[PDB]
RNA sequence: GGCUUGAUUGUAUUAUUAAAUUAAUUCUUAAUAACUACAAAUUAAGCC
Numbered sequence: 001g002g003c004u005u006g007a008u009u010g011u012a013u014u015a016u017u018a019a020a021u022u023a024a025u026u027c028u029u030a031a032u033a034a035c036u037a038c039a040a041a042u043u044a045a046g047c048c
Base pairs, nucleotide, nucleotide: 001048002047003046004045005044007042008041009040010038011037012036013034014033015032016031017030018029019028
Other pairs, nucleotide, nucleotide, family: 006043cWS020027cWW021026cWS022024tHS043044cHS
């Protein structure tokens, strides 16, 4: 080297907060958290 065992990291997702506004619990826009599911890549290890 190879067969197989394993982890990391991103998208979309759910909600939280800010402003505009609303009768407001309004209602669009925006900022963030969890890391569910999709997927790509680095890379530890036994055996041949």
The RNA (K10 TLS RNA) with a sequence from Drosophila melanogaster has 48 modelled nucleotides. Sample source: PREPARED BY IN VITRO TRANSCRIPTION USING T7 RNA POLYMERASE. Released in 2010, the model rests on solution-state NMR data. Primary citation: Bullock et al., Nat.Struct.Mol.Biol. (2010), "A'-form RNA helices are required for cytoplasmic mRNA transport in Drosophila". An Rfam search finds the family "K10 transport/localisation element (TLS)" in it. A reference for the family is Serano and Cohen (1995), "A small predicted stem-loop structure mediates oocyte localization of Drosophila K10 mRNA", Development. Rfam describes the family as follows. This family represents the 44 nucleotide K10 transport/localisation element (TLS) from Drosophila melanogaster. Entry title: Solution Structure of K10 TLS RNA (AU mutant in upper helix).